This is an experimental structure of RNA, together with DNA, with 352 nucleotides shown.
The entry is indexed under nucleosome, chromatin, RNA polymerase, TRANSCRIPTION, TRANSCRIPTION-RNA-DNA complex.
It comes from the structure "RNA polymerase II elongation complex bound with Elf1 and Spt4/5, stalled at SHL(-5) of the nucleosome".

Context: bound to proteins that are not shown
RNA sequence: GUGUUUGGGUGGUGGC
DNA sequence: ATCAGAATCCCGGTGCCGAGGCCGCTCAATTGGTCGTAGACAGCTCTAGCACCGCTTAAACGCACGTACGCGCTGTCCCCCGCGTTTTAACCGCCAAGGGGATTACACCCAAGACACCAGGCACGAGACAGAAAAAAACAACGAAAACGGCCACCACCCAAACACACCAAA
DNA sequence: TTTGGTGTGTTTGGGTGG
DNA sequence: TTTTCGTTGTTTTTTTCTGTCTCGTGCCTGGTGTCTTGGGTGTAATCCCCTTGGCGGTTAAAACGCGGGGGACAGCGCGTACGTGCGTTTAAGCGGTGCTAGAGCTGTCTACGACCAATTGAGCGGCCTCGGCACCGGGATTCTGAT
Numbered sequence: 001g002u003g004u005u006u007g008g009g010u011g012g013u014g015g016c
Numbered sequence: 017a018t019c020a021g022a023a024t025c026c027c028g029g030t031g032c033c034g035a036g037g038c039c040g041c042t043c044a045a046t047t048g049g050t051c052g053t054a055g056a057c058a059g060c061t062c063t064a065g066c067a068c069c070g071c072t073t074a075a076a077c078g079c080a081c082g083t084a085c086g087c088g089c090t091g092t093c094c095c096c097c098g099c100g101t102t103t104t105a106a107c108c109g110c111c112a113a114g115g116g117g118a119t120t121a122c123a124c125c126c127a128a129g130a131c132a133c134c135a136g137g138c139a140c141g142a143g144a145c146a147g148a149a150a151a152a153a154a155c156a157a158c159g160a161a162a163a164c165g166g167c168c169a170c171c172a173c174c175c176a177a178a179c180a181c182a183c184c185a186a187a
Numbered sequence: 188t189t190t191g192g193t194g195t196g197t198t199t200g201g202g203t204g205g
Numbered sequence: 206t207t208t209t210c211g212t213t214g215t216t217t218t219t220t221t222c223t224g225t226c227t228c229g230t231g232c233c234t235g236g237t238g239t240c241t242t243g244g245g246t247g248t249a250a251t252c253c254c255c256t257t258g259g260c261g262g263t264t265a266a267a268a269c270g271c272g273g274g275g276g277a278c279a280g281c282g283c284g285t286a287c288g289t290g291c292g293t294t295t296a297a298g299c300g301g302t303g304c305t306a307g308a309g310c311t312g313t314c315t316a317c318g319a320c321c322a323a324t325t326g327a328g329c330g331g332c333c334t335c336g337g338c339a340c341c342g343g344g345a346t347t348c349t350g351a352t
């Protein structure tokens, strides 16, 4: 004294 | 066996009739020479038969086993074999007639033979050809994958088992 | 003080038959 | 559930090649075309030999009646002789590998047959005599059936 990362794969229930 | 008795063989007789011996004769077998052609034979060539081998494969084998036809036995029933009798026709012998096969005689024609000469057919090469075996095709036929609207919201979840080490408790 | 048992942590590895 | 292209069986299909038929070719030798001659066949005319055929008489041959008995046939038992399979075993045969007796073709050459012409002597037509044999009667035997 600037940069600044929060998941996934499913399943189920819904909207038009 | 045992004998009576027909059936058959067998022995002497006989005459007669074909077998064989004999005569006269004639034509076919003989002899011999001459031609010609068929076949014995020597050599060649190349074909098929033979002997042998490998492997196989379809066919023969011994026997167990059932079974059915071969064969022996018995019973039947009338069909022939055999014999008496009556009918009957095959045969013997004679006696004609006549016709058909041999026999001679000649006429003529047609196959043998020789030759001139072309296609008949035949061995061979191809190629056929039904048929058989080994290629494409048409088979399906079922197998295998690709998917079956778009976008959005939100709530609701998560490795297991075994082994080793460390700590605590009890003796 | 030593030994045994139990618990926790870490590492390695799938399978009754429907 | 319905899905369409790839990969494997099924089966006709055709096409090609192989044993035996059909046909095209060249060559050729054997059939064909023609003359001609002589002998065999075609025909005829006769002879006489052989075939049929009619009749009479007969005896043996057959036809027929007949009975019985023995042979054919049926049936049946039966049982042992042999068809059938089955592995078990035998060996036929089918294809290759050479070999070489010998079949078969070619030439030759002569040695044996086809034939020509005289001949003669057996073979053949005919003719006789006999003695071998069919047959006649007797006796003996040799079979078989009644017993």
Base pairs, nucleotide, nucleotide: 008174009173010172011171012170013169014168015167016166017352018351019350020349021348022347023346024345025344026343027342028341029340030339031338032337033336034335035334036333037332038331039330040329041328042327043326044325045324046323047322048321049320050319051318052317053316054315055314056313057312058311059310060309061308062307063306065304066303067302068301069300070299071298072297073296074295075294076293077292078291079290080289081288082287083286084285085284086283087282088281089280090279091278092277093276094275095274096273097272098271099270100269101268102267103266104265105264106263107262108261109260110259111258112257113256114255115254116253117252118251119250120249121248122247123246124245125244126243127242128241129240130239131238132237133236134235135234136233137232138231139230140229141228142227143226144225145224148221149220150219151218152217153216154215155214156213157212158211159210160209163206176199177198178197179196180195181194182193183192184191185190186189187188